[PDB]
Context: bound to proteins that are not shown
C1' cells in the first nucleotide's frame, strides 16, 4: 500500500464504518 479473518455499530438490507490479529508493500 493492498488482501484475509474475527469483534462492535449501522443499513435504503445492495452494504457501509471503527477496532484486534495474520500475510504483504522503493524510500522500514
Nucleotide at each position: 500500500u493492498g488482501g484475509g479473518u474475527c469483534a462492535a455499530u449501522c443499513u435504503u438490507c445492495g452494504g457501509a464504518u471503527u477496532g484486534g490479529c495474520c500475510c504483504u508493500u522503493u524510500c522500514u
An RNA structure (Modified SL3 of RocR) from Legionella pneumophila, in which 28 nucleotides are resolved. The work is reported in "Structural basis for recognition of transcriptional terminator structures by ProQ/FinO domain RNA chaperones" (Kim et al., Nat Commun, 2022). The entry is indexed under RNA chaperone, RNA binding protein, FinO, ProQ, RNA BINDING PROTEIN-RNA complex. Crystals were grown from: 0.2 M Lithium Sulfate 0.1 M Tris: HCl, pH 8.5 30 % (w/v) PEG 4000. The PDB entry is titled "The crystal structure of RocC bound to a transcriptional terminator". The source organism's lineage runs through Bacteria, Pseudomonadati, Pseudomonadota, Legionellales and Legionella. Released in 2022, the model rests on X-ray crystallography data to a resolution of 3.2 angstrom.